[PDB]
Context: bound to proteins that are not shown
RNA sequence: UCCAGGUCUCUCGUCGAA
RNA sequence: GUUCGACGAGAGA
Numbered sequence: 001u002c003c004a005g006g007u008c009u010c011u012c013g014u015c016g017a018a
Numbered sequence: 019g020u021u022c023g024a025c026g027a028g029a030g031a
Stems, first nucleotide, its partner, number of pairs: 007031010
C1' cells in the first nucleotide's frame, strides 16, 4: 500500500469436454 | 442445438 459485506432460489452471460 | 459441470452478473425473498 491492498483485502474484510449472509442465507437461498431463479435467470442470463463467459468458459467446458462428453 | 442439448444435457451436466465450473466461473461471472442481475433480480427476488